[PDB]
């Protein structure tokens, strides 16, 4: 220096909204998929299997469809309808494998 792990795309950068800044806010349900932050900085908790895997849980992304907020149209009003609700980029140290 180059893969792979580290790294639930963790941590950092950043996007959107509120704020002059500091700093704060991007939820909740259910399902089906993948994966394990937290952890000797590695390695999700059980159990079952000779092993490959399999089941339950608990979490996190993602897809769909649901809630809530929000923004526009529509409504006298009740309330509907549409959509939006972190896009992007992306490690150090360490460990393993490679060196002209």
């Nucleotide at each position: 220096a180059a893969a792979g792990g580290g790294g639930a795309g963790u941590a950092g950068c950043g996007u959107c909204g509120g704020g002059a800044a500091a700093c704060c806010g991007a939820a909740a349900c259910a399902a089906a998929g993948u994966c394990g932050u937290c952890a000797a900085u590695u390695c999700g908790u059980g159990a079952g299997g000779a092993a490959a895997c399999u089941c339950a849980c608990c979490g996190g992304c993602u897809u769909u469809g649901u809630u809530g907020a929000c923004a526009u149209a529509c409504g006298a009003a009740a309330g509907u309808a549409u959509g939006u609700u972190u896009a992007g980029c992306a490690a150090g140290a360490c460990c393993u494998u490679u060196c002209c």